[PDB]
Context: bound to proteins that are not shown
RNA sequence: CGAACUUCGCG
RNA sequence: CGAACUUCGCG
Numbered sequence: 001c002g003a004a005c006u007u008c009g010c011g
Numbered sequence: 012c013g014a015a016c017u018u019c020g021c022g
Stems, first nucleotide, its partner, number of pairs: 001020004006015004
């Protein structure tokens, strides 16, 4: 740098 | 979309 799980938040 | 964490991939 990147993917996904969980959660939260903004639209 | 932004954020925290978990696991993983590349350099």
Method: X-ray crystallography, resolution 2.1 angstrom. The entry became public in 2005. The RNA has 22 modelled nucleotides. Gan et al. published it in Structure in 2005: "Intermediate states of ribonuclease III in complex with double-stranded RNA". The entry also contains Ribonuclease III, not shown here. It comes from the structure "Crystal structure of RNase III mutant E110Q from Aquifex aeolicus complexed with double stranded RNA at 2.1-Angstrom Resolution".